[PDB]
Context: one part of a larger RNA, bound to proteins that are not shown
RNA sequence: ACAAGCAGUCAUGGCACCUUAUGCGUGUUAUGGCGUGCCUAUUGAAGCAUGAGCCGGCGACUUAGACCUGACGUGCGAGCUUAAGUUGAAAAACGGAGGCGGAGCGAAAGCGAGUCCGAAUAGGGCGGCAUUAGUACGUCGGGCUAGACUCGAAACCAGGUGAGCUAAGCAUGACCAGGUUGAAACCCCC
RNA sequence: GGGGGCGGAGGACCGAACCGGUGCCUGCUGAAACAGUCUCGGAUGAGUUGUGUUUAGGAGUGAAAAGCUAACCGAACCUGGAGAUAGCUAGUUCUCCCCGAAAUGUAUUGAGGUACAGCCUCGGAUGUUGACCAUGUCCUGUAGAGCACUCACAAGGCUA
RNA sequence: AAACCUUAUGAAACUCCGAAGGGGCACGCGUUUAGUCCGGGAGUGAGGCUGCGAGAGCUAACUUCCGUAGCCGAGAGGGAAACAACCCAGACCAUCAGCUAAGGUCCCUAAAUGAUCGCUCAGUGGUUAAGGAUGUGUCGUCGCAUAGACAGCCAGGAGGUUGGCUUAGAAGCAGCCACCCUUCAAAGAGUGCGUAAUAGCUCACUGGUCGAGUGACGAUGCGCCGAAAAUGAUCGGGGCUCAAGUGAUCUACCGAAGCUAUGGAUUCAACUCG
RNA sequence: GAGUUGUCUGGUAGGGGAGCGUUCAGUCCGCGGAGAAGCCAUACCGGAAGGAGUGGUGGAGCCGACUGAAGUGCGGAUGCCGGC
Numbered sequence: 001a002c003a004a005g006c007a008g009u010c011a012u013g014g015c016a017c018c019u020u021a022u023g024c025g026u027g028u029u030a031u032g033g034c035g036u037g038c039c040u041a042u043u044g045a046a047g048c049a050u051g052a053g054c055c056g057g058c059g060a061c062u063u064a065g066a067c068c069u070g071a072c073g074u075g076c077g078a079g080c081u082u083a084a085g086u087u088g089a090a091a092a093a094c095g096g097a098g099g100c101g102g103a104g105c106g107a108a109a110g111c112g113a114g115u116c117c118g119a120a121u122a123g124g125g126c127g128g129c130a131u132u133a134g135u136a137c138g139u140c141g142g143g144c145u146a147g148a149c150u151c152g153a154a155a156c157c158a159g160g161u162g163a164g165c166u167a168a169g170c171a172u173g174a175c176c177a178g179g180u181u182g183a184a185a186c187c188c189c190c
Numbered sequence: 191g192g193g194g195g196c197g198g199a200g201g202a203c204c205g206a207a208c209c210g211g212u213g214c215c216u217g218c219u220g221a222a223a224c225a226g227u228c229u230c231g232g233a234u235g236a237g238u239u240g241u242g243u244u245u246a247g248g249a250g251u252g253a254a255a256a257g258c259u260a261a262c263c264g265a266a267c268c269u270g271g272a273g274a275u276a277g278c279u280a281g282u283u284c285u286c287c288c289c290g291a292a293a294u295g296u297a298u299u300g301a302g303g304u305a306c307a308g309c310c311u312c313g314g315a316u317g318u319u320g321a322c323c324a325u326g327u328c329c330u331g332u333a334g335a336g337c338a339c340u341c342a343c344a345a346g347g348c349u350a
Numbered sequence: 351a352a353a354c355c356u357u358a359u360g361a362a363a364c365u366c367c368g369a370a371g372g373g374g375c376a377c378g379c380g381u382u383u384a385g386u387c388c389g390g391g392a393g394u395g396a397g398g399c400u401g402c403g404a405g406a407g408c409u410a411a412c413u414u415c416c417g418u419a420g421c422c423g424a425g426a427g428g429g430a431a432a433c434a435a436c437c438c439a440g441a442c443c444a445u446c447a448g449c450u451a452a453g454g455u456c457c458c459u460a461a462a463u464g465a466u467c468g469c470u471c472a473g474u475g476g477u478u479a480a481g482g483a484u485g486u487g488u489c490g491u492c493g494c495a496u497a498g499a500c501a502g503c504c505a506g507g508a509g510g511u512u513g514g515c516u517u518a519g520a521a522g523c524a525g526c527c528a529c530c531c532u533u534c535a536a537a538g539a540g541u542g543c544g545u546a547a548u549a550g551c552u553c554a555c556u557g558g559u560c561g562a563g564u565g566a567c568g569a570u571g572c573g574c575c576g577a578a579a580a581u582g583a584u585c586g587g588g589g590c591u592c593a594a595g596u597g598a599u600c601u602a603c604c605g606a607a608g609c610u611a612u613g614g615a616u617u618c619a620a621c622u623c624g
Numbered sequence: 625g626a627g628u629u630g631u632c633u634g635g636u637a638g639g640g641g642a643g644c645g646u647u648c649a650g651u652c653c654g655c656g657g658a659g660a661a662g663c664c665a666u667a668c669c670g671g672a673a674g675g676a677g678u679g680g681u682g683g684a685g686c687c688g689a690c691u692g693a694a695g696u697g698c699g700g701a702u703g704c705c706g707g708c
Base pairs, nucleotide, nucleotide: 008034009033010032011031012030013029014028015027016026017025018023020676038051040049053708054707055706056705057704058703063146064145065144067143068142069141070140071139072138073137074136075135076134079100080099081098085094086093087092104111105110115124116123149281150280152278156271157270158269159268160267161266167245168244169243170242171241172240173239174238175237176235178204179203180202181200186195187194188193189192190191208232209231210230213228215226216225247263249259250258251257284643285642286641287640288639289638294307295306296305297304298303308394309393310391311390312389313388314387315386316385320382321381323378325376326375327374328373329372334367335365336364340361341360342359344357345356346355347354397422398421399420400419401418402417403416405414406413427438428437429436442614443613444612445611447610448609449608453604454603455602456588457587458586462601464600465599466598467597468596469595475590481575482574485572486571487570488569492565493564508533510531514527543550615633618630620628621627622626644697646694647693648692649691650690651689652688654686655685662681663680664679665678666677668675669674
Other pairs, nucleotide, nucleotide, family: 002003cSS005007cSS025667cSS037052cWW038700tWS039050cWW042044tHS043434cWS045049tHH059698tWS059701tHS060281tWS060698tWH061282cHS062148tWS066098tWS075080tWS084095tHS088091tWS103112tSS105124tSS106108tHS106109tHS113126tWS114125cWW117122cWW141390tSS151279cWW153275tWH154274cWW155272tWW162247tWH162260tHS163166tWS163245tWH163250tWS167251tSS176206cWS177205tHS182198tSS182199tHS183198tHS184197tHS185196cWW211212cHS211229cWS212229cWW214227cWW217222tWS220222tHS221225cWS236253tWS246249cSS246259tWS248265tHS249265tHS252255tWS285672cSS286671cSS290637tHS291393tSS291636tWH292394tSS293423tHS311639tSS317319cHS318319cWS318384cWW319384cWW322380cWW324377cWW330331cHS331332cHS331368tWS332369tWH333368tHS336338cWS337339cHS337361tWH339364cWS349353tWS378380cHS393637cSS398435tSS404415cWW407410tHS407411tHS422434cSS424634cWS425440tSS425441tHS426607tSS427606cSS428452tSS438451cSS441634cWS450606tWH452605tHS454461tWS456463tWS460604cSS463594cWH469571cSS470593tWW473475cWS476589tWW480576tHS488570cWW489568cWW490568tWS491566cWW496498tWS498561tWS499561tHS508532cWW513514cHS515526cWW519546tWS521547cHS523543cWH533537tWW534536tHS535556cHS537554cWS538540cWS540553cWS541552cWW557558cHS589594tWS590594cSS616632cWW617631cWW619629cWW635636cHS643673tSS645696cWS653687cWW656684tWS657683tSS657684tWH659683tSS659684tHS660683tHS660685tSS661682tHS699700cWS
C1' cells in the first nucleotide's frame, strides 16, 4: 500500500511531547484551498534554451604616482606648502630648491585692466560689479597610465630538446620450406 | 627458321616462414588509443631484416597523401615574452531605505561596439518660471468634398 | 476628328474649396506642482503586443518599417478555463472586520434555480462564406372576392392553321424576324412533355357545384443546409430549452494587494522644543 | 534624531542614504582549568544583515566598547582542491 504529486504555503482536525516551553507553543500527521526549480541570457523562461551529482573549503572592481577632476572634513588663510636629504629615533624635528593662488588678450613680438581683429569706433574673449578665496593634507566618487573586475583562445616571436616512433641516406651483417615453368648459349637433323 | 638433346634465365608462376593489409563480420567504458578470426596481395627483388650512424621546424624527409618527423603536424615538443590580445561568452558573494531609466536621433571600415545628444540620480542656485484646463490670437491643406487647373475616364449632339 | 455643349466619374505625387483636431504666443480671468541653470556619478543606444493612421505584402502572417496612445519590458493582485501584452487595478507592514471595479451568482466554484415582457427547438449557444429554403416571429408594398376569387372535382379545348422564316420534314410544341383579324357566356397562331413530325393526357380564359381568404416581390429579430484530416472525445467540465441559451429593462448579493476601519513604521516638508 | 498634523513608500540597469558580520592593529573593560575559542541543540531578542540566554562537547585561550587597516561576506563560472 486508489494514489496524478517544483515537493512548498496557508487553514483546520489527529497523535505524541513539555529545559528560551502549557503557549499566539514544539514535532509529526490526515484533509481542503492555493501554487510553473535557481541562475543566466532575453521582446518574451516552469521551459523540451545555458550552467550545475552533492557537501566542505579556495574563488573575482585592487594597487601605484609629488598625475588630473569633483564631494565631504580638518589646519592656516590673501596667502598655503614642502621634495630630495640632515640630524635624531620605544618618539620627531629641521630642510624654501621647487609647486598652487595673485592678469588678462593675442598667432606672436608684445601691450597691459585692458587686449586682439581693424584705416577706429561693429565685435571676440577679460577685470569691475556677484571681490562666490585660496592652498596643504585626509577619506570618498570618477578619470588617466600600468596585467587594471576574475577566468577562457585559435595564433606570433626567442633559445633550446627530440630521427630510441616514423620518412629517408650511409657502412657492415643476416634471411627467403618446398614445388611448377622451362629463356639465351652450346650439340644433332632439315 | 623449324623438331630433338641439353642447359637453368626470370622486377616469371603456386605456396610456408617473413613483409602487407583486400572484403565481411566481430570488437566500439575493447584482449587492444587501430586489433582478432575468416579471406586476400608480394613472396630472388624497385625484396625483407639487425646492429651502428647522418639529416629537423619554414626545417628535414617523402615511388607525393600536406603524408611522416616519439599514440591529434596546412607547419613538432619544451621553456620564455606572457597576466600576449580578446568590441566575444560565462561569472561577479552581507542588509534595509529613497529615487528610477533606456532600446530614440545624428555620426561612425559603422551596424550585437563606441562618441555627442535625449531619458535617471546626487548636490548647489533660482524660485513658480513647470503641468493640465479655459479665453484671445495667428499658422496648417489631412479627413471629407469637388471638377474651376494636370492625368485618367462613361453615354450622347456637333462637326474634317 | 483637339476643341465645344447636356448628362456622368476617379486621384498619393489633382485642388475652386476644406473641417474636427494639432502647434506657437499672451493671459491666469483658475486648479494644480513641477520647471530651469551649475556642477559629480550613471545606465541605455537588440525592444515587443494591441487599438487607431499609413507604406511594403495577398487588405496573408505571433511578417516588416514609420507615426500615435496604452500595457509588458522592470508590474505583483482580481477577470479572461490555462494564458507578458486584452478588461479592472499600481502591492509600506499586520487583522479569523466592512464597500466596490472588471467579471460574475445551477454543481465543480464565492454570490438570485432573481423578477417582467418577448425570441430561438438548432445543442443554434459552443467554428467562415458565395449560394439556396412554404423554418419561424415582426411590420409593409401590389391585386382579385357574402355582384362569391386562389388550390381542389366534372364539363370545352377552339377558326383559317398541315400560319408566313428555314434545314431533307419543323405544322402550342428546334429555331432568327413579326404578331393584327372572326366565330364566342368561352379560348392567347397559345405554356412544360411527346417519335425525328401530327394526334394524346394537361395548361392560360369559360362553368354547375364549393366555401371562406389568399397570391407576389420585398425589409427585418433568432434559426437551417452549404460544414471532410489525420492518437480520445468534449462549451474548462458535469449538465442545461420543466433555461444554466438568448434581445430589452429593474435591482439584490459575490468578487482585488483598488477603496475603507483599527494598530504600526518609513521618505519628505513645514510646527514646536533643545 | 526627538514629538504632533499632512504627505509618501511596485520596481530591472543606474545614482543616493543608513548600517550588520569577518580577520588584523592601537587603547580601554574585563573573562578563563570550579574551564577559553571552535563544534552541537534550542520555542528568546532586534526593522535586516544579526545578537544574546541556557544546556551538551571540548580542553587553552578569548569576549564587549571606541578608533584604525583590509587577501572582508559565494549557489552558480562545462569554475579549483578534497571527500562522498

An RNA structure from Deinococcus radiodurans R1, in which 708 nucleotides are resolved. Released in 2021, the model rests on X-ray diffraction data to a resolution of 3.22 angstroms. NCBI's taxonomy places the organism under Bacteria, Thermotogati, Deinococci, Deinococcaceae, Deinococcus radiodurans. Rfam match: Bacterial large subunit ribosomal RNA. The family is grouped with related families in Rfam's "LSU clan". The family has 102 seed sequences and 51,934 matches in Rfam 15.1. Entry title: 50S Deinococcus radiodurans ribosome bounded with mycinamicin I. The entry has 26 different proteins, among them 50S ribosomal protein L28, 50S ribosomal protein L6 and 50S ribosomal protein L24. Breiner-Goldstein et al. published it in Nucleic Acids Res. in 2021: "Ribosome-binding and anti-microbial studies of the mycinamicins, 16-membered macrolide antibiotics from Micromonospora griseorubida". Ions in the entry include magnesium, sodium, calcium and potassium.